[PDB]
RNA sequence: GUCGUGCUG
RNA sequence: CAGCCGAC
Numbered sequence: 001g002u003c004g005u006g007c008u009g
Numbered sequence: 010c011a012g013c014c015g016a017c
Stems, first nucleotide, its partner, number of pairs: 001017004006013004
Other pairs, nucleotide, nucleotide, family: none
C1' cells in the first nucleotide's frame, strides 16, 4: 500500500 | 482518509 471474517473516528 | 488488529 492492497486486501480482510474486522469494529472505531 | 485516519486508528488499531490481521495477511502479503